[PDB]
Context: bound to proteins that are not shown
């Protein structure tokens, strides 16, 4: 060995669902979520 | 073997942006 602020985007590091079913919301469908065994 | 999660760093884009005012509140 110099940058200030206003909005938004991505790639990096750490964690979690072998829960059998039923009903609903939601989803293109999953998923997630909400109640019972 | 794509992903979801979100404290905490990083690159980017908007030809983004530094004298902006109380010229207007004058209520009791």
């Nucleotide at each position: 060995a110099a940058g200030u602020g206003u909005a938004g985007u991505a790639u990096c590091u750490g964690u979690u669902c072998u829960u059998a079913u039923c009903a609903g919301u939601u989803u293109a469908a999953u998923a997630u979520c909400u109640g019972a065994u | 073997a794509u992903g979801a999660u979100g404290u905490c760093a990083u690159a980017c884009u908007u030809a983004u942006c530094c004298u902006g005012u109380c010229c207007c509140u004058u209520u009791u």
The depositors describe the entry as "Human pre-Bact-2 spliceosome (SF3b/U2 snRNP portion)". Solved structure of RNA (U2 snRNA; MINX M3 pre-mRNA), 65 nucleotides shown. It holds a match to the Rfam family "U2 spliceosomal RNA". On this family, see Newby and Greenbaum, RNA 2001: "A conserved pseudouridine modification in eukaryotic U2 snRNA induces a change in branch-site architecture". From the family's description: U2 is a small nuclear RNA (snRNA) component of the spliceosome (involved in pre-mRNA splicing). Complementary binding between U2 snRNA (in an area lying towards the 5' end but 3' to hairpin I) and the branchpoint sequence (BPS) of the intron results the bulging out of an unpaired adenosine, on the BPS, which initiates a nucleophilic attack at the intronic 5' splice site, thus starting the first of two transesterification reactions that mediate splicing. Rfam 15.1 lists 71,512 matches to the family in 2,642 species. Rfam classes the family as a spliceosomal small nuclear RNA. Clan: U2 clan. The structure was determined by electron microscopy at 4.5 angstrom resolution and released in 2020. The sample was in a buffer at pH 7.9.